[PDB]
RNA sequence: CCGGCGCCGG
RNA sequence: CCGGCGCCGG
Numbered sequence: 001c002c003g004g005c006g007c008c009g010g
Numbered sequence: 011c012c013g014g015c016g017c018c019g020g
Stems, first nucleotide, its partner, number of pairs: 001020010
C1' cells in the first nucleotide's frame, strides 16, 4: 500500500 | 462510502 474486525475523524 | 491508529489476511 490493498481488504478484515476493533475504536478515532468526516 | 471516505481518511486515521491496534494487529487479521494479501

Method: X-ray crystallography, resolution 1.2 angstrom. The entry became public in 2014. RNA 10mer duplex with six 2'-5'-linkages: 20 nucleotides with solved positions. Sheng et al. published it in Proc.Natl.Acad.Sci.USA in 2014: "Structural insights into the effects of 2'-5' linkages on the RNA duplex". Sample source: Chemically synthesized and purified. Ions in the entry include strontium. It comes from the structure "RNA 10mer duplex with six 2'-5'-linkages". Keywords: 2'-5'-linkage, RNA. Crystallisation conditions: 10% MPD (2-methyl-2,4-pentanediol), 40 mM sodium cacodylate pH 6.0, 12 mM spermine tetrahydrochloride, and 80 mM strontium (II) chloride, VAPOR DIFFUSION, HANGING DROP, temperature 293K.